[PDB]
An RNA structure, in which 36 nucleotides are resolved. The entry is an ensemble of 11 models.

RNA sequence: GGUUGUACGUCGCUUUGGAUAAAAGCGUCUGCGACC
Numbered sequence: 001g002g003u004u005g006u007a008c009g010u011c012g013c014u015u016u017g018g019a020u021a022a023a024a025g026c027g028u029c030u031g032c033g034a035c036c
Base pairs, nucleotide, nucleotide: 001036002035003034004033005032006031009029011027012026013025014024015023
Other pairs, nucleotide, nucleotide, family: 010028cWW016022cWW017021tHS
C1' cells in the first nucleotide's frame, strides 16, 4: 500500500415515520484483530 471482519464512532445520500424525536442500507475516513 490492499482485502475482509468489528465499534457502528465521523461525514454524506436514498427510503421508512412524520415528532428537523429516532432507526434500516450503501459508501467514506480513522481506531482495533487476522492474512498477503